[PDB]
C1' cells in the first nucleotide's frame, strides 16, 4: 500500500473536500479507528 471483517457522526478529518446521499456510507465506492491477512 492493498484486501477481509468489525466499529463509529462532526470530540478523527476535508467545506480549496472521497461524495449519486450532510448520512456512519444507504442504491455503489467512500473516511477514521480496530483486528486479521497478503
Ligand atoms: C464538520 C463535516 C463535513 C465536511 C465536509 C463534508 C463534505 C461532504 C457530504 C455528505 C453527503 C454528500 C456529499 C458530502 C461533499 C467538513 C469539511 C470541512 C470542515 C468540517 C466538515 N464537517 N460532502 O459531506
Nucleotide at each position: 500500500g492493498c484486501u477481509a471483517c468489525g466499529a463509529a457522526g462532526g470530540a478523527a478529518g476535508g467545506a480549496u473536500u472521497g461524495g449519486u446521499a450532510u448520512g456512519u456510507g444507504g442504491u455503489a465506492u467512500a473516511u477514521u479507528c480496530g483486528u486479521a491477512g497478503c

Mango-III fluorescent aptamer: 38 nucleotides with solved positions. Entry title: Structure of the Mango-III fluorescent aptamer bound to YO3-Biotin. Jeng et al. published it in Rna in 2021: "Fluorogenic aptamers resolve the flexibility of RNA junctions using orientation-dependent FRET". Crystallisation conditions: 40 mM sodium cacodylate, 0.08 M sodium chloride, 0.012 M potassium chloride, 0.02 M magnesium chloride, 0.012 M spermine, 5.5% sucrose, 31% MPD. The structure was determined by X-ray crystallography at 2.8 angstrom resolution and released in 2020. Keywords: RNA, fluorescent, aptamer. Bound small molecules: YO3-biotin (YO3).